Solved structure of RNA, together with DNA, 32 nucleotides shown. Keywords: Protein-DNA/RNA, reverse transcription, DNA/RNA binding, TRANSFERASE, HYDROLASE-RNA-DNA complex. It comes from the structure "Ty3 reverse transcriptase bound to DNA/RNA". The structure was determined by X-ray crystallography at 3.1 angstroms resolution and released in 2014. The work is reported in "Ty3 reverse transcriptase complexed with an RNA-DNA hybrid shows structural and functional asymmetry" (Nowak et al., Nat.Struct.Mol.Biol., 2014). The entry also contains Reverse transcriptase/ribonuclease H, not shown here.
[PDB]
Context: bound to proteins that are not shown
RNA sequence: UGAGAGAGAGGAAGAUG
DNA sequence: ATCTTCCTCTCTCTC
Numbered sequence: 001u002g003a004g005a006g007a008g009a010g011g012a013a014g015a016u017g
Numbered sequence: 018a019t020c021t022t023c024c025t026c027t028c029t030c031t032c
Stems, first nucleotide, its partner, number of pairs: 002032015
Other pairs, nucleotide, nucleotide, family: none
């Protein structure tokens, strides 16, 4: 340096009432 | 009040 996997912290924008 | 979609970041694992 690669592809996926897990846990976590945040952020921005919409839609229907 | 419901419910969407897009992004940044931390820690790790497998080979």
Ions in the entry include sulfate.